[PDB]
Context: one part of a larger RNA, bound to proteins that are not shown
RNA sequence: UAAGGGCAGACGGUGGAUGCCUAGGCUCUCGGAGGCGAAGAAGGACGUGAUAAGCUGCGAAAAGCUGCGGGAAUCGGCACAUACGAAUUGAUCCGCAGAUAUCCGAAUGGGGCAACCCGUCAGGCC
RNA sequence: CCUGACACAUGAAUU
RNA sequence: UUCAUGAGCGAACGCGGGGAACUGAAACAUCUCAUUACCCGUAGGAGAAGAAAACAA
RNA sequence: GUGAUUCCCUCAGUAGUGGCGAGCGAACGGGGAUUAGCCCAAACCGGCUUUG
RNA sequence: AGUCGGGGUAAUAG
RNA sequence: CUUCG
RNA sequence: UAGAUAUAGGAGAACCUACUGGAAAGUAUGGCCGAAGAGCAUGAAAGCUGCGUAUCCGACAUAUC
RNA sequence: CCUGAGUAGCGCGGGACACGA
RNA sequence: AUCCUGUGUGAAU
RNA sequence: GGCGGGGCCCAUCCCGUAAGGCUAAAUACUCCCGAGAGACCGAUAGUGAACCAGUACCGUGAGGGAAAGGUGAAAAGAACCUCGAACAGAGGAGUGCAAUAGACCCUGAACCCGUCUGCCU
Numbered sequence: 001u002a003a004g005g006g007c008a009g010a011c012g013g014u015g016g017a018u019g020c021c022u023a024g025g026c027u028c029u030c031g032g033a034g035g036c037g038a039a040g041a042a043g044g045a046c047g048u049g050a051u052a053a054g055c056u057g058c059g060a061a062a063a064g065c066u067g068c069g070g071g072a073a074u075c076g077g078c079a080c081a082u083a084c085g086a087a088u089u090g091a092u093c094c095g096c097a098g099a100u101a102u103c104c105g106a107a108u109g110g111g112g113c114a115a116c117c118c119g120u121c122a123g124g125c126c
Numbered sequence: 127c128c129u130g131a132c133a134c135a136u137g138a139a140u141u
Numbered sequence: 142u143u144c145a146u147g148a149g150c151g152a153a154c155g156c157g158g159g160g161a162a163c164u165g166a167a168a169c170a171u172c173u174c175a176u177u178a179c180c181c182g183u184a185g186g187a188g189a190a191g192a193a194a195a196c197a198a
Numbered sequence: 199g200u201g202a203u204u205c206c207c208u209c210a211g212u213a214g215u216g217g218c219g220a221g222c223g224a225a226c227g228g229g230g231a232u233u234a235g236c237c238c239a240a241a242c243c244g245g246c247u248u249u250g
Numbered sequence: 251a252g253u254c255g256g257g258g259u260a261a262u263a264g
Numbered sequence: 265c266u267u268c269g
Numbered sequence: 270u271a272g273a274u275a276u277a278g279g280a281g282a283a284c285c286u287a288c289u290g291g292a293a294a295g296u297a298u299g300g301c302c303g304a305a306g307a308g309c310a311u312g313a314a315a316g317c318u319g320c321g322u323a324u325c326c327g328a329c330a331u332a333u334c
Numbered sequence: 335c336c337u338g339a340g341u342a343g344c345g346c347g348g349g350a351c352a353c354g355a
Numbered sequence: 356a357u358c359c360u361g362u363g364u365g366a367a368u
Numbered sequence: 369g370g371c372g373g374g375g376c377c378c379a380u381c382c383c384g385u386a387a388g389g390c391u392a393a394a395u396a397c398u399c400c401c402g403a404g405a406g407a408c409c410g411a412u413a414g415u416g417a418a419c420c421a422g423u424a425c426c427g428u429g430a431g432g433g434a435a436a437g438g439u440g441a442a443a444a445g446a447a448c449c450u451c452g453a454a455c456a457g458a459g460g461a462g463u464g465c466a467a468u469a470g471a472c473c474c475u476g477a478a479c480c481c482g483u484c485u486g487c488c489u
């Protein structure tokens, strides 16, 4: 001369520890209730939205239909949405009672490789 | 021709 | 042939039919584990038991 | 002397049982919870069907 | 007269 | 320890 | 045994000022309610901001006893 | 007069009872 | 001892 | 009256009345519904599962079986400008108490990785 290297401090990077938080668990107490199903169950398939549905709900009357009671301004489920509509002549929402409820499955007309194939008899369409 | 709606299983009381 | 009932599913608890082995005994066979695990059948809101051919002294 | 079952606390790890080894293990009695007793078969009295 | 099988009555015990 | 006549 | 219970509901007290702060429910005064000082939410920790809470009231059906 | 019969009891082989007969 | 029974037997009032 | 029992077998004594049946209460349990509680856990804990969970994935099959929470009070979630082919990213402006709260966003440790400064080699 520091090519590089060592130590310390400061400031960064990466990574996601820690602290704080949460209704997601765990263990119980008290009171009920202790079944569902051939009037078709549990569990599934396929559908169903203004916009593809991943959940949720519902079943060709398909995020839904009717009545009675409650209630009073918003509502049209959720995954960080706009549109378009409904609603004080009382929507949406809550309680009780009803309607509809595709296919498989004990599956029960006969078969079958679950969610499919093939029939008979009485009517009706054609 | 093809459709929507009925019925059409089996075992035990029983008639 | 008119009629009601049943089949299947499903937490634990009840009753019944079968029923191990590892293990302990410091080995192992009687014995133990244990009338447990497990498989199967079948109820009810509970089930089972229950009213002396009883215990006793 | 007590007086149907079931469950709790005791009796008691006692009586027993056991290669009397490892182990297993009551009941009577006492104190409580709860409390509850009934119905057929036959003898017998009638009615019906069948049979000898 | 008599043996069964039926429902009724009768009534079950230290 | 009953009941039956 | 037939009224009760259950499954929707109705009412439900009482707070101002200053300071700090982005924001008071915090602090300091000063009041009020309490059969209500459980709680949750609200821009920080609220008896008196909201939903509530103590207490009182309530069923056309349908179930249960 | 009536009173639960292949029953009580018994032989052989086993089982459950705390208990290995 | 008690209780149960596969096999063979089997009363009392 | 017979019969049975009192732990081998006999006798006395005592107790009971088999070979028919039914029966509530006090007892066991929680898939579920409602109301509550805890000197119980706080995201590698607590259920395997706080979230897309018996999912993804693995296996012919029976079966086995995860990881994964947090912007901010409020999306007010950054119009517009500059560099750049482009937000790829950044520097501003603006919002906001705060953007070194900017979407993987509270806090932001260690191992590990850099730059600068001082001294040494």
Stems, first nucleotide, its partner, number of pairs: 004489010019474001020438002024409002026406007033398002035150002043104003046059003050082002054078002065098006074086003109118003119134002154185001155183005165172001169217001195200002204231005214222002235390003238338001243258001246255001272334004278326003284299001286297003300317002302306001308320003343364008370385005425432002445473001448460004
Other pairs, nucleotide, nucleotide, family: 002003cHS002004cHS014479tWS015478tHS016476tSS016477tHS017476tHS018475cWW022410tHS022411tWH024414tSS024415tHS025414tSS034152tWS034186tHS037106tWS038108cWH040106tHS040107tWS041107tHH041149tSS042105tHS043114tWS044115tWS047062tSS049055tWH049077cWH053054cHH056063cWH061099tWS064099cWW069277tSS071092tHS072090tWS073087tWS073090tHS080445cWH104114cSS121132cWW122131cWW123130cWW124129cWW125128cWW136147cWW137146cWW138145cWW141142cWW141143cWS153186cWW154396cSS155188tSS160178tHS161177tWH162175tHH163174tHS164173cWW165220cSS166219cSS171219tWW172220tWS185187cSS186396tWS187395tWH190203cSS191202cSS191392tHS192234cWS192391tWH193201tHS194371tWS194384cSS195383tHS197382tWS198374cWS202393tWW203394tWW209226tHS210225tHH211212cHS211223tWS212224tWH213223tHS214352tWS216219tHS216220tHS216354cWS219354tWH220354cWW231394cSS232393cSS234391tWS234392tHS239262tWH240261tHS241260tHS241267tWS242259cWW244257cWW245256cWH247254cWW249252cWW250251cWW264369cWH266336cWH267335cWW270271cSS271272cHS276330cWW277327tHS281305tWS281323tHS282302cSS282305tWS282321cWH283316tSS283317tSS285298cWW289293tWH290292tHS290313tWS291312tSS292312tSS293295tHS304323cSS305322cWS307321tHS311315tWH328329cHS340341cWS340365tHS341387cSS342365tHS349355cWH351356tWW360361cHS367386tWW367387cWW398399cHS409413cSS411418tWS411437tHS413418tWH416421tSS417421tSS421435tHH422423cHS422433tWS423434tWH424433tHS427429tHS427430tHS439443tWH439469cSS440442tHS440444tHS440466cWS441465tHH442464cWS443467tWW444463cSS444469tWW445470tSS445471tWS446461tWS447461tHS452454tHS452455tSS452456tHS455456tHS455457tHS455458tHS462470tWW463467tWH464466tHS464469tHS
Molecule: 23S rRNA, nucleotides 1 to 548
Organism: Porphyromonas gingivalis